[PDB]
């Protein structure tokens, strides 16, 4: 740097 | 459910 996964926060 | 932000995991 990117994708996937978990918890959180804000929005559609 | 999608999206963005933080923390964490895994691949490159």
């Nucleotide at each position: 740097u990117a994708a996937g996964g978990a918890g959180g926060u804000g929005a559609u | 459910a999608u999206c963005a932000c933080c923390u964490c995991c895994u691949u490159a």